[PDB]
RNA sequence: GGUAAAAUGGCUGAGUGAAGCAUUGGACUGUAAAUCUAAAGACAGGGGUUAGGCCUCUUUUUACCAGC
Numbered sequence: 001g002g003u004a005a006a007a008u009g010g011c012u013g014a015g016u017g018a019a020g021c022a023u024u025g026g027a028c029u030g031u032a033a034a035u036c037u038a039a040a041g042a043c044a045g046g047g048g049u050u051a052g053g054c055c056u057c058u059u060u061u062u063a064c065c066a067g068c
Base pairs, nucleotide, nucleotide: 001065002064003063004062005061007059010021011020023039024038026036045057047055048054
Other pairs, nucleotide, nucleotide, family: 006060cWH007044cSS009041cHS022041cWW024025cWH026037cWH044058cWH046056cWH
C1' cells in the first nucleotide's frame, strides 16, 4: 500500500416499527432476591436516487496479501 468482515445503547436480535435482558418508590416477602401496571437512553459523520433496507465519500475494530 491493497483485499475480506462488523459499526445501533450497560450487553444483545433485525429493517411494517423499533425487540429481549438490566433499574426508579413497592406491593406476596419481618428483608433490600420471585411476578408490573408507567419511565428512559435509540440504527457510527456526510450525499444521489425521494423514502429505512440500495450505492458512494471519511472515521474508527478483526483477518489475509507464498515458491510458477
This is an experimental structure of RNA (Homo sapiens mitochondrion pre-tRNA-Tyr) with a sequence from Homo sapiens, with 68 nucleotides shown. It was solved by cryo-electron microscopy to 3.7 angstroms. Xue et al. published it in Nucleic Acids Res. in 2024: "Structural insights into human ELAC2 as a tRNA 3' processing enzyme". An Rfam search finds the family "tRNA" in it. Rfam links the family to the GO term triplet codon-amino acid adaptor activity. Rfam 15.1 lists 5,335,975 matches to the family in 14,413 species. Entry title: Cryo-EM structure of human ELAC2-pre-tRNA.